[PDB]
Context: one part of a larger RNA, bound to proteins that are not shown
Molecule: ALPHA CHAIN OF THE LARGE RIBOSOMAL SUBUNIT 28S RRNA, nucleotides 710 to 1592
Organism: TRYPANOSOMA BRUCEI
RNA sequence: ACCCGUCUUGAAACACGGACCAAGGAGUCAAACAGACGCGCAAGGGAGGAGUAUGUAUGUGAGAACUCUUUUCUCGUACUGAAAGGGAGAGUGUGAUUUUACACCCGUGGCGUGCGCAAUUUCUCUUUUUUGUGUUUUUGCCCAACGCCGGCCGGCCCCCCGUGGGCUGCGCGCGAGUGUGCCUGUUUGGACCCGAAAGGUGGUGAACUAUGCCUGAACAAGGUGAAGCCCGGGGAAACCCCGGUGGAGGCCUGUAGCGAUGCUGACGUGCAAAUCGCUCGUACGAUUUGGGUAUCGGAGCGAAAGACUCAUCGAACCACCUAGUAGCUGGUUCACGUCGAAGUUUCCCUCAGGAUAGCUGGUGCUUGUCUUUAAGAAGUAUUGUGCGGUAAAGCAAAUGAUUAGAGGCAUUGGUGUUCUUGUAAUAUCGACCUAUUCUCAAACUUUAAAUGUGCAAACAACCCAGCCUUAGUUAUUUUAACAAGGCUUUUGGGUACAUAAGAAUUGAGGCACCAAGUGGGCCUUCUUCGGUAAGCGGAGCAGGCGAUGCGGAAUGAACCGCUUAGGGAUAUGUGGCGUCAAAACUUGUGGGCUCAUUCUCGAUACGUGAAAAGGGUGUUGGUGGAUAGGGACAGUUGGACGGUGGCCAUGGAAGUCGGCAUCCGCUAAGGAGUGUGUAACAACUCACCAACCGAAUCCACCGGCCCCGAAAAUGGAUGACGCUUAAGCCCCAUGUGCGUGAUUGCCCAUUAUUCCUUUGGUGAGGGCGGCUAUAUUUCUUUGUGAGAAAGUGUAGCCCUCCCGAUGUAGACGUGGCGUGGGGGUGAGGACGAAGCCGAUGGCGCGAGCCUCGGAUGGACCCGCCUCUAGUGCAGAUCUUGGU
Numbered sequence: 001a002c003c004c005g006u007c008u009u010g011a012a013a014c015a016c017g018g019a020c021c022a023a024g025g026a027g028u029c030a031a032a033c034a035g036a037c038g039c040g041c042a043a044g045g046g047a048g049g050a051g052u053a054u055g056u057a058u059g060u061g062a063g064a065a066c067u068c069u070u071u072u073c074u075c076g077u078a079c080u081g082a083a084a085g086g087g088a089g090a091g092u093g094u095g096a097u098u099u100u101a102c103a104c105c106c107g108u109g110g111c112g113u114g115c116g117c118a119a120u121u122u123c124u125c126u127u128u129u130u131u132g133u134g135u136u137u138u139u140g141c142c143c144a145a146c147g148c149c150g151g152c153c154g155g156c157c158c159c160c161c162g163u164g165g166g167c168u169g170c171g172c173g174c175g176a177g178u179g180u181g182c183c184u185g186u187u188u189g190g191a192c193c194c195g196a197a198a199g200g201u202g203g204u205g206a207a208c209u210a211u212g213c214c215u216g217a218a219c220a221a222g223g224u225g226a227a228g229c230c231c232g233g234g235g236a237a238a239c240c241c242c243g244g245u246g247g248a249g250g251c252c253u254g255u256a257g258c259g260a261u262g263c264u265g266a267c268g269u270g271c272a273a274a275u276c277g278c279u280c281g282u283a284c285g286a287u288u289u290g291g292g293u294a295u296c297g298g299a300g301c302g303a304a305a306g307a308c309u310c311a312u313c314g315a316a317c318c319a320c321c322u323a324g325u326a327g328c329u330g331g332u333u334c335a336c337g338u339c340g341a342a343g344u345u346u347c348c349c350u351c352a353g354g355a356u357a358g359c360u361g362g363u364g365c366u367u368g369u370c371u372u373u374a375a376g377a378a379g380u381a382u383u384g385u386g387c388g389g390u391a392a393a394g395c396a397a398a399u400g401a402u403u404a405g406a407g408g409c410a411u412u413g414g415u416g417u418u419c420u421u422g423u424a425a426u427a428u429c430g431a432c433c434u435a436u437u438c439u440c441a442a443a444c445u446u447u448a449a450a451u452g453u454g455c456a457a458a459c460a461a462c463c464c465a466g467c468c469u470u471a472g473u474u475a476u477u478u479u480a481a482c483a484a485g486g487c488u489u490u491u492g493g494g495u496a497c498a499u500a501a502g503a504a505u506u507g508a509g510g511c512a513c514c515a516a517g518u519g520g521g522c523c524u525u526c527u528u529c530g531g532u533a534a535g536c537g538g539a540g541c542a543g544g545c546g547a548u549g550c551g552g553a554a555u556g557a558a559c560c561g562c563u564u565a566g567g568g569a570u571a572u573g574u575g576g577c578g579u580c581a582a583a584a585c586u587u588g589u590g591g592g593c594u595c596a597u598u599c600u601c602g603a604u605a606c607g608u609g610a611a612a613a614g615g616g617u618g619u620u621g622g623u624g625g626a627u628a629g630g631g632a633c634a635g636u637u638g639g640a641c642g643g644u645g646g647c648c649a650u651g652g653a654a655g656u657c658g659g660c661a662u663c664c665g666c667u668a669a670g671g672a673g674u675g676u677g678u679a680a681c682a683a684c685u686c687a688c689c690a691a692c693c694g695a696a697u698c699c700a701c702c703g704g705c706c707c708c709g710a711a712a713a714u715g716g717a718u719g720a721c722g723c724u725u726a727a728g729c730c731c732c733a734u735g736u737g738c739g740u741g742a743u744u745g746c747c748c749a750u751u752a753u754u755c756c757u758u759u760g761g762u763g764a765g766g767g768c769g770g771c772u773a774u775a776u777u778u779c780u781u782u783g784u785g786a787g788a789a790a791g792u793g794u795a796g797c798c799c800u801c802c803c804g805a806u807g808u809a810g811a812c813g814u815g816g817c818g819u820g821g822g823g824g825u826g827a828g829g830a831c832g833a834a835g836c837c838g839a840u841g842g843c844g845c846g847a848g849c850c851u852c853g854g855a856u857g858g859a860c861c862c863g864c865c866u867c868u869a870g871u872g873c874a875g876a877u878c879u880u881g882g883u
Base pairs, nucleotide, nucleotide: 004017005016006015019883020882021881022880023879024878033185034184035183037181038180039179040178041177044075045074046073050069051068079086080085091104092103093102094101110142111140114135115134116133117132118131119130147172148171149169150168151167152166153165192331193330195328199321200320201319202318203317204316210295211294212293213292214291215290216289217288218287221253222252223251224249229244230243232241233240234239258281259280262278263277265276266275297313299309300308334816335814336813337812338811339810344357346355347354348353358518359517361514362513363512364511365510366509367508377505380503382457383456384455385454386453387452392447393445394444399441400440404436406434407433408432415427417425418424461495462494463493464492465488468485469484470483472482473481521545522544523543524542526540527539529537530536550561551560552559565757566756567755568754569753570752571751575747576746578721579720580719584734590731591730592729593728594726602723614708615707616706618705619704620703621702622701623700624699625698626697627696635692636691637690638689639688641665642664643663647659648658671686758805759804760803761802763801764800765799766798767797773794774793775792778789817872818871819869820868821867822866823865824864825863835856836854837853841850842849843848
C1' cells in the first nucleotide's frame, strides 16, 4: 500500500468487457489547395506531352540511363469591369494656364536595426571603453495621409462644362515569384478498424408445409336402432293402433388411426432443435394415406393463425451489388523530454452532432528595459478624475400599502329627545374634514452606502517666435479674429520630471502566423431564484474538482495542509503528543466546570440528528428585591382573645355551601376572621403576633454548564480501546517567582530551507591558442600548478554558472528506441550461423542494448550510415490456432 481497461459528473463497486498461451490483429495511399520547413531557379519557373539521340554493350543509340532539346507548352512575372470594356513610374520632378511640354540616378508624413556627428574613458596615436547628438525612403516593418488603375456618382452649379469633382474596389504605389521535396491539414472514401436496422439485384426452392388437382390404397369392435317391408290389432267410417321386420346416420362407446386437452406431468446442457408419460379430442366421415400431377416471394398458398411456404418466414432461401450507410457502441499495437485545456461564445428542422469562437500547442516576426522622472506594460494602489439606486433608509416625502384614537366641518350617514319634524335645536353616534397615529413594498421611493464600475496620471510633451496653407467661419483675411492644421537647420527658438509635498511593479515589450484538442460537467466560500423540502431544482461571483498526486480530517473526487524532477541533509505545514500510534500519561511552572442506572457522560475542524419545542431544587456562577441582628430566616413556644354576627344572600353560615362585608378594644398579637364543615351552631385549624429563637435568610429575577424531553427492523461502534484527581468539557501554560532561568516544551508532510545528483531551459560563464592556457589526477600540504612533483584528457566543443523542473485531454521535440526491407559502407562468422533457453551478468532514466552459459541448436547470418515500410498489442462480447 483497493482489478485493469473503459465510458462518466463521479467507476474498487452491486456499471461493461476481460479463464489462459502462441500467431495474428486497426489511421493507409492520395488533388487543387493554406502554412512550416529543407530544396531549385528565379520574373520566370516549372519540360513535360513528346521526341530525337548517340553505345555501357543483354541492350540501348537508357517513362526508369544520360540526357538533350528546337517548337515552346504550360503555369507564373497588373489588374479591374457583368458587360460593352478599359487599365497602373496618373513617376518624380518640373514648368505647368500642367490635353501639353520639358527634365530625368527615393510619392507625402510617423517609425528605422543603420550610418553620421559631438561629448565621453582609457589608450601615444591606434584602440577607445563610456557619454552626448545628428542624420538617413514607408520595400527593413508597419503605420498614417495623398497619389494612382478599373469603378461609380459626375461634381461646382438651377442644369451641364471646364479651375477641378466627389463615393468606391479581390486594383497600383520604387519587378517577386515561380518551383520542388517533405511535413501537416474539414471539399473526396473501402479512407483508422469492426459493427445496424435496411435497400438493391438476379437467382434457387412446394421433400417440409400449405393448398389444389390425378390415380392408387385404408378404416377392430360395438352402442344405437332412422327409412322400407311383413303380420297382427283396432277403427260405419275417416282411420288409427300394435308387433315383427329392417337396418339410416359429418350419430354415440370405442381398437386402429389421426390429433393434441390436463397434469402449467415427465425432461427442460432431454433419447429430442419441441422428446417422453399418462391424460385426452375424435374415430363412417367436410374420413386416412401412397404415388402421380399443380400454385412460389411483396409471390404463392392459406376451412385465414398475417398460419404456412424444407429446423428459413408481419416479406422464404442462394449468389451478388457491399467493406452498402452511421451525428452511435466497441476496439484502436514503442520511450523520454518540453508546453499544455474545455464543459463556455453564436447559428442551425438545432438538444448524444456541427460550425464558430474561446481556451491550446506549435511555429514566428521587430525591438528591447540596469539611464526606466520620458520601455511599453500591469486582472494593483494612489491621487486626481468620472459614476448607480443593492444593502441601508424611509413612509409623518411622493408612489403603493395599513391601525387607533384626538381635533373640526355636515349638505338629515345613522341614531334619538326637545321639538311636527325640520336645509331643526339639542343630544346622538357615525360618515366626511384635519392634524394626529400603528405597521409596511420584488417589480415604491427621497436620500443613500459599503462592495464594485469609466477615465486620467508624460516627450509623439510645454512654451516662445514666426511661419505655411485652407473653394474652415451668409465674409470683411490681412498688418481681423478666430478657426483649423501644417510647419519651423543648430528646437527655429526656448523649455524638463523634487515636493516643499503622495506608488509599487515591471525575470521583457511590441507584434504575429497557423493548426488542435475541446462544446454532457461536476464540487465549493460568497450572493441568489423555484419549491415545504430534497445529497432537489435553478441562476450570480470566485475557486476548485474534473485532468494530482503528497501531507493532514479512523473514512471520504472537491474538507484541512500542501502540489510534485531525482535524491540527500535540515526544519516546518496541517495535524498530533493516553494506548493501540511518533511525541509531555505536562508534571515544577497551571485553571475551572462537569458525573451523566441513557441503546451509554462526553469528547477533531469540515460534518450533516446540532433532536425540537419544552421543561427539570442536577451543578455552576449573576442581577434585581429583600428581611436581617432594634433579630432576620428556619425550627420551635405561648396566645391567636375581646368591644362585637358591625356582616347579607340564607332550606340552613353567629367568621366560615354561597354573596355585598368591617370598625373599635385589648395588645406582643390575633382576621368583624386563614382554612376544616354539625344542613347551621358548635368544635377542629391557623393568618395575626409576641415569647423562644439567634443567623443569615427570604423572594423574584439571571444565565450559565448539566439532565428529562428523546420510539423500527442484521451484532456496533467519540476509529478502536478506553479515559473521568480525563485521555471530558472548557481554560491557560509550558514561565521566573531577589534581579529568570529549570535552564532549555515538544512530536511529525513531496511544503520550506539547505545540500547533492538529474533534467530542461529565448538561461549565464569561460577556455575554444601552433609551447603562454583550459578539463582530468593529486602532493610536498599559513602566502605552490609543481609550466619543470607527479600520470591523463582537452580542435568551436569542452570546461564553470544559473533559474526552473506533477500535469489528463492535447500538442510539440529527440546528437530518442526497436523492427521489416533498399542503397552505400562493416569482405563481421561452421574453431558451428540463425533460432532458442539462460534466479546470466551488466550498460542505458528509459525505451533498449550488451555480455557471459548450453547437460541448446545446427547454416546461413548479422554491424554501421543512408533509403524505405502490409513497421513495435492485453483486452476489440478482438481473431485464428492453441491451452